Context: one part of a larger RNA, bound to proteins that are not shown
RNA sequence: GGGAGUAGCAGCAUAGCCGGGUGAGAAUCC
RNA sequence: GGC
RNA sequence: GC
RNA sequence: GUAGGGGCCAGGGUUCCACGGCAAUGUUCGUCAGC
RNA sequence: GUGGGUUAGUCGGUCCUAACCCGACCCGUAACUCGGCGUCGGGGAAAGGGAAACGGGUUUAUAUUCCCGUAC
RNA sequence: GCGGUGGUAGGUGCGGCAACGCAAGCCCGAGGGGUGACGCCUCGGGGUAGGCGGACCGGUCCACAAGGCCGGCUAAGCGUAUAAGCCCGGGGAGUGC
RNA sequence: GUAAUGGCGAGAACCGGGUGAAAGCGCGAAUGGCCUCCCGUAAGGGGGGUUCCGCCGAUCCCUGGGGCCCGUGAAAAGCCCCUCGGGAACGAUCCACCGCGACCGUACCGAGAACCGACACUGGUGCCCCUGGGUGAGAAGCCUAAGGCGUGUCGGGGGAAACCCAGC
RNA sequence: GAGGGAACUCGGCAAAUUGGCCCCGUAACUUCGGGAGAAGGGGUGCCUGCGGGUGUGUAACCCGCAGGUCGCAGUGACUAGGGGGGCC
RNA sequence: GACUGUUUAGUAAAAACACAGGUCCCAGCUAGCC
RNA sequence: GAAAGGGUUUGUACUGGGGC
RNA sequence: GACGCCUGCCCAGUGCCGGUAUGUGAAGCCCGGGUACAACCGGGUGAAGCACCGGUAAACGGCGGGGGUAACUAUAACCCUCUUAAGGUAGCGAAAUUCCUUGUCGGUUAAAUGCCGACCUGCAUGAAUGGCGUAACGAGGUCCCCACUGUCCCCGGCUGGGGCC
RNA sequence: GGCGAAACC
Numbered sequence: 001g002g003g004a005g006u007a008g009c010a011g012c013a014u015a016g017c018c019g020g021g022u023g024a025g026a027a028u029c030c
Numbered sequence: 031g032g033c
Numbered sequence: 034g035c
Numbered sequence: 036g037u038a039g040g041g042g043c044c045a046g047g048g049u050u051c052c053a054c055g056g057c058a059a060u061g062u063u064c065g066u067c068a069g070c
Numbered sequence: 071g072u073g074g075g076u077u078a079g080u081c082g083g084u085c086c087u088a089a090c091c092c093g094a095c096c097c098g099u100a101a102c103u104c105g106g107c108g109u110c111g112g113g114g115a116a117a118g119g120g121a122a123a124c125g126g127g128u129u130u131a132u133a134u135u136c137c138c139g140u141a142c
Numbered sequence: 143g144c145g146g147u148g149g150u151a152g153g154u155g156c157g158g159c160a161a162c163g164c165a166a167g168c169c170c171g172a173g174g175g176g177u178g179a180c181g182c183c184u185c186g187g188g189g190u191a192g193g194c195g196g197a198c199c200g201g202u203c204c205a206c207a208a209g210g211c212c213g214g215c216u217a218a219g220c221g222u223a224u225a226a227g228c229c230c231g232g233g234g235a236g237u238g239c
Numbered sequence: 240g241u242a243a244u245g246g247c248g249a250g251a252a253c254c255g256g257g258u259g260a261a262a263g264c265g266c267g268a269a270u271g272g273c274c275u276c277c278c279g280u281a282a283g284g285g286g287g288g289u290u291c292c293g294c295c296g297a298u299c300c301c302u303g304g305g306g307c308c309c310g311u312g313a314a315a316a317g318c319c320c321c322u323c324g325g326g327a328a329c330g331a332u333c334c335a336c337c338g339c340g341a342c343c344g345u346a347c348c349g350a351g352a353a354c355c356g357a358c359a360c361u362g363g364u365g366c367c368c369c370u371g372g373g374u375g376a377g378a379a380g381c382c383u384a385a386g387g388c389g390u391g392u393c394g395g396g397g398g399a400a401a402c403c404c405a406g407c
Numbered sequence: 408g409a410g411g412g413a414a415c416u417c418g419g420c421a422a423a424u425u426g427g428c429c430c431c432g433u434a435a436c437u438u439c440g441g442g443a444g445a446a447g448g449g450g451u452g453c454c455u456g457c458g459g460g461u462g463u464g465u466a467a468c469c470c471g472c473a474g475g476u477c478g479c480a481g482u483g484a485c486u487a488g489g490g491g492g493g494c495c
Numbered sequence: 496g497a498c499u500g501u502u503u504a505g506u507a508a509a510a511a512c513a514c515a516g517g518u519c520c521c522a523g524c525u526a527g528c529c
Numbered sequence: 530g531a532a533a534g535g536g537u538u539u540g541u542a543c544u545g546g547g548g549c
Numbered sequence: 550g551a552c553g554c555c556u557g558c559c560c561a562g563u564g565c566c567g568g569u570a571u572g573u574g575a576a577g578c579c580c581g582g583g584u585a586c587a588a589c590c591g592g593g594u595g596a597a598g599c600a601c602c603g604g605u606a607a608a609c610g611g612c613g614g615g616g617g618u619a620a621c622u623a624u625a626a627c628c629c630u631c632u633u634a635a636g637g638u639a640g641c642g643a644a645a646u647u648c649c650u651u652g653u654c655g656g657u658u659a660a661a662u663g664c665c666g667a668c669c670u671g672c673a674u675g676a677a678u679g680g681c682g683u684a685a686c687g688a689g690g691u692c693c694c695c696a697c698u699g700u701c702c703c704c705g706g707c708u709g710g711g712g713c714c
Numbered sequence: 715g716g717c718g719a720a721a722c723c
Stems, first nucleotide, its partner, number of pairs: 001723002008717002016033003020030002034388002040369003046348002050346001051074004056070001060068002079142002081344003085119002090113006096106003123140005143339007152329001155164003168326010181307009192295006198214006215271001219266004227258006238247002272289006308312001354363002371383004393715001395714002402711006408704001410702002414700001419697001427451005436441001438551001452476010477481001489695007496686001500512002517549006527537003552682004557612003562609002564605005571600003577594006613631005641671001652668006
Other pairs, nucleotide, nucleotide, family: 003721tHS004720tHH005006cHS005718tHS006719tWH007718tHS010710cSS012351tWW022026tWH023025tHS023066cWS026066tWS027393tWS028063tWW035039tWS038040tHS038370tWH038385tWW043365tWW045350tWW049075tWS049076tWH057068tWH059070cWS068069tSS074131tWS078345tWH082116cSS086315cSS087115tWH087314cSS089114tHS098532cSS099101tHS099102tHS115118tHS119315tWS124217cSS128133tWH150331tWH151167cWS151330tHS153328tSS155166tWS160230cSS161256tSS164166tWH165331tWS167327cWW178316tHS179315tHH180314tWH188261tSS190297tWH191296tHS216268tWS216269tWH217268tHH218267tHS223261tWH224260tWH226259tHS226302tSS233252tHS234250tWS234251tHS235247tWS235250tHS236248tWH241243tHS260301cSS281282cHH297298tSS308310tHS348353tSS350364tWH352390cWH375379tHS380485cSS397712tWH401712tHS408699tWH409703cWW412698tHS413419tHS413698tWH415700cSS416418tHS423697cSS425488tHS426487cSS432446tHS433445tHS434443tHH435442tHS437440tWS438440cHS438683cHS462464tHS478480tHS498514tHS502509tWH515550tHS517607tWS522526cSS523541tSS524540tWW526538tHH530532tHS530533tHS551683tHS555676tWS556677cWH559634cSS560608tWH569570cHS574597tHS584587tHS606609cHS611635tSS618626tHS619624tWH625626cHS632636tWS633635tHS637638cHS637675tWS638676tWH639675tHS643650cWH643652tHS644646tHS647649cHS658660tHS661663cHS676679cSS699703cWS
């Protein structure tokens, strides 16, 4: 290299939502 | 910050 | 909510 | 919720604190962080 | 990445011995860095034995350790 | 804890029948005695941390009212005493107390 | 006389006393610490309160009894008291004051991410020491306060099926 | 999970049943200590009241009884044994 | 198989091991056994 | 155990050891 | 290998112990021969051990065959023999041991290669490599009864996590 | 939507 943009990121404690901010940028930082 |  |  | 709380041996050895960062690490992102 | 941070007469080590261990001498071994009885000397416990301090405050990060106050 | 300075206790002092109460001499060496100094199981008594209730003073939650929640703190050290156990003195006991 | 064992001419009851713990109390100590009402709100200020009775009660502390062993549950340093023997004639284990007290450790986690397991491993080291209210025999299970987490580090959809895992 | 109840399977594997407390009553056998919670049965909530034990107690913890009433169900959830008879 | 107990760390927890008790052998100590 | 020396032995048949 | 009732015969074999009068039995020592010395040859003495004689089985282990017989049949209480060191006692027994074997009779089922109770031609039980029992105990192996159930007739519906985008 | 292997060949 093909396998493959696939398996796995389930199981024993299934946890996040509204408002505001910071910032080039926010499911997941305050 | 509140639920 | 654990 | 007789412990996933509170305290402290051995062992580890600066991992502690503040400011500044996001190439890499962090089973995803990341302006966060034992980086 | 850069710069910082651990302050003791009273906390603990440091002292005592325990089970145990080492050194010298001694005896053995072809020999020893090996093996061992006795004598002597020495080690061996940060939960055993064992002088002595408690509260408040201070720092980004130390405090029975710094500052105040009251003590042994 | 070591070393000092200065005073007293004491050396050369007492109170209680007694158990015992006392500031009750200094330096050196030895010896004795105690404490250190001790297992497993079980029970009682005295205390403390911690918690519960009622009142009251302030604050907050709650349509009024009744009501609920939060706070009401005090270290080592120094000075102070009784339990239990053990002892002292008096007293003078068995069909028992 | 005891909860129970039990005690007494080898001296009981009954009278009086002595030694003796943990604790409590008083001082420390109210211009401390907490709750709260105020003026401008910045350095800084002002005021008020800090009260009582009753019950439970330990697995924490102190004191005493009893039982068991073919099983006997460390030592030394150090500390206190007494007595002897020897020296001085002065002098404390009491009160007040002063001086001196070296060397090393001391940050932080202490574990469903800081240790070991090659890992930010559902394992092991450590559950080693501690734990509010209710129900209740209960340190049970269920609910809850405090304290801690939403980092037992991928999320969004959906009658969207068959089939699997754990369940009624 | 109707109706049946081990017809399943090497085998009642897996699941289910019982389940706390008070009272009554309890065999064979036995090493006389046990078996034994043997087995088997009844009861159990809330409310209104009455009494007892200790105690100074209209403090505290415990123990007995009557009456009224609601529900399919009163250890209402959590907690919480299935049992017996033979053999090696 | 008396019992409580132990066992093949990682396919065997048992009827296997241990146990209390029963009996046998050696030794008087510079012993017997190692 | 090669030897010196040692274990049972800070012990002594109500003991030490060895087998079913 | 708790407790309870019991633990039978053989010492010929192997082993351990004891005794050693007698035989054998190495080196050394002694005698003789040989060697101008030695090697070398022969004999004597001669321990331990072996051989010999004895004790020992809660020491290892072992504990028999063929025939004949009783008032119709059966069976043999009995006898004759061959033979050992001694000939398996009490008990239990198709057993965790049994081959032929799903032995046979009985009970338990509608129906029994099972389980339990009796029998005995024990291939190949047996007494401290213990035998027969046994209350209580066992996450031991095994057979039955009651109750209970989605184990099965015979499967259906619902929930959470995956699977799928 | 995102990160992103291996046994085998």